Solved structure of RNA (Taura syndrome virus (TSV) internal ribosome entry site (IRES) RNA) with a sequence from Taura syndrome virus, 153 nucleotides shown. It was solved by electron microscopy to 2.87 angstroms. The work is reported in "Regulation of translation by ribosomal RNA pseudouridylation" (Zhao et al., Sci Adv, 2023). The depositors describe the entry as "Hypopseudouridylated yeast 80S bound with Taura syndrome virus (TSV) internal ribosome entry site (IRES), eEF2 and GDP, Structure III". The reconstruction used 20,205 particles. Among the 77 different proteins in the entry, which are not shown, are RPL24A isoform 1, RPL4A isoform 1 and 60S ribosomal protein L8-A.
[PDB]
RNA sequence: AAACUCCAUGUAUUGGUUACCCAUCUGCAUCGAAAACUCUCCGAACAC
RNA sequence: GGUGCAGUAAGGCUUUCAUGGAGUGGUU
RNA sequence: ACGUGUA
RNA sequence: AGGAGAAAGUCCCAGUCACUUUGGGCAAAGUAGACAGCCGCGCUUGCGUGGUGGGACUUAAUUAAUGCCU
Numbered sequence: 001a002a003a004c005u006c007c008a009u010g011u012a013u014u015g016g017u018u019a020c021c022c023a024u025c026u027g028c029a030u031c032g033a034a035a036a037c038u039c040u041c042c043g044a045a046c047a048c
Numbered sequence: 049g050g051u052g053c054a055g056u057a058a059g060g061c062u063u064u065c066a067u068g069g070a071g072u073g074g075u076u
Numbered sequence: 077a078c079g080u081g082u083a
Numbered sequence: 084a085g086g087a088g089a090a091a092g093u094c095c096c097a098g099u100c101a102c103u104u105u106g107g108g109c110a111a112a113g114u115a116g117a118c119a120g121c122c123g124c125g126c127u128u129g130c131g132u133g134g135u136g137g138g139a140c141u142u143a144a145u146u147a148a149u150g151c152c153u
Base pairs, nucleotide, nucleotide: 004071005070006069007068008067025055026054027053028052030050039088040087041086075083099117100116101114102113103112104111106153107152108151109150121134122133124131125130
Other pairs, nucleotide, nucleotide, family: 008066tWW009066cWS014020tWS014063tWS015016cSS019059cSS020059cWS023057cWS030048tHS032033cSS032045cWH032048tWS036040tHH037090cWS042085cWW043084cWW047049tWS091092cSS092140tWS093144cHS094139tHS095139cWW096097cSS097136tWW098118cWS120135tHS123132cWW125129tWH
C1' cells in the first nucleotide's frame, strides 16, 4: 500500500436438488534454485 | 502442485448486472 | 529455507 | 542437473641462502624474506618493466613411537 474470500438480492430463463463449484475422466500454460566451490548468469531439460 | 479453460454434468446445455457489511498471524 | 494448498 | 565468472583446504613437492625444534652435525618439518625459476610486455644485441608460483581434489592434519652419528 491494500487486495481478495462469503452473505442478503428480481427481471429474457442463470436451468431443471440427492443444485452451479460434491466433482475427476482427460488435454493444455507452471508454484525456482539446501547458508550449493559463499553467490550470480545462461542453457540440455515439459514442471522443476 | 493448485488455481484456470475446452471436451465429460447424481442439476438438460455459458455462471449474469450489481450494492453494502464481516475478515490475520503464526508452527516446516 | 520458501512458492501452493493442507495440517 | 551440465556449463561459465571467486576463494581453494590437503597427501602428493621443490630451487637457493635464513631462524626454531633449549651441545654439535645430518635428515625432517613450522614461518616469512627476497632471490631465483615460470608466465607476459617492451626499440633490440644488453636487459628493464608487470603476476614473479600455481594447480590437485579435502565430512573437522591425526603430533605412537626416539631420529640416526659424535